Solved structure of RNA (estA mRNA) with a sequence from Pseudomonas aeruginosa, 55 nucleotides shown. It was solved by electron microscopy to 4.5 angstroms. It comes from the structure "Hfq-Crc-estA translation repression complex". The entry is indexed under co-transcriptional RNA folding; Crc; metabolic regulation; ribonucleoprotein assembly; RNA chaperone Hfq; translational regulation, RNA BINDING PROTEIN. The reconstruction used 46,800 particles. The source organism's lineage runs through Bacteria, Pseudomonadati, Pseudomonadota, Pseudomonadaceae and Pseudomonas.
[PDB]
Context: bound to proteins that are not shown
RNA sequence: CGGGCCCCGA
RNA sequence: ACGGCGGCCCGACAAUAAAAACAAA
RNA sequence: UGGAGUA
RNA sequence: AGAAUGAUCAGAA
Numbered sequence: 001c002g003g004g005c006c007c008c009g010a
Numbered sequence: 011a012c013g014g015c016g017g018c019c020c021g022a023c024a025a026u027a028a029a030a031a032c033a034a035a
Numbered sequence: 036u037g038g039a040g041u042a
Numbered sequence: 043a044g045a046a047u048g049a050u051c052a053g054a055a
Stems, first nucleotide, its partner, number of pairs: 001021006
C1' cells in the first nucleotide's frame, strides 16, 4: 500500500 | 438509520475422503 | 456509444 | 393487429 476484523462519535 | 477514528490480523486458507476432465485468465 | 426514439 | 358475446354501465371545480 488495502481488504477483513473489533474499538468510538451523533 | 447516519459518520468515521485507534488497536490489530492477514493480503500464499494448519489443509474439500477427492467435481470422467474451465482448449489454455 | 449507431444515434433524435419499433408498442 | 382481433377474450365464441355484463338480459342491458348517463360519470360533475